[PDB]
RNA sequence: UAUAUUUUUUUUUUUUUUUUUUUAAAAAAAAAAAAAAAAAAUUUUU
Numbered sequence: 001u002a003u004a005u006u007u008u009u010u011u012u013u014u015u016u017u018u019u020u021u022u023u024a025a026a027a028a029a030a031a032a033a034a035a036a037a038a039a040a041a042u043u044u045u046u
Stems, first nucleotide, its partner, number of pairs: 006041018
Other pairs, nucleotide, nucleotide, family: 004042tWW
């Protein structure tokens, strides 16, 4: 210098990258993003 809040704990689905295994395809794990969902967080002396 007259627009305040930002959001958050947790579950489902999808997408991308990396490591590993097997037979271009499948599975587990880590990271990221997106969608959805249950639930939670504000700050006056007549």